[PDB]
Context: bound to proteins that are not shown
RNA sequence: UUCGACGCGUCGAA
RNA sequence: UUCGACGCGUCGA
Numbered sequence: 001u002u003c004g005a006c007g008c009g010u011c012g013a014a
Numbered sequence: 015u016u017c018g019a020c021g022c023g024u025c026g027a
Base pairs, nucleotide, nucleotide: 001027003026004025005024006023007022008021009020010019011018012017013016014015
């Protein structure tokens, strides 16, 4: 990833 | 609440 998830912090969409 | 993006952390393959 590179890849996938979680939580914080920002910001946009419905 | 729902979804996505970035940064911060921790996981997992």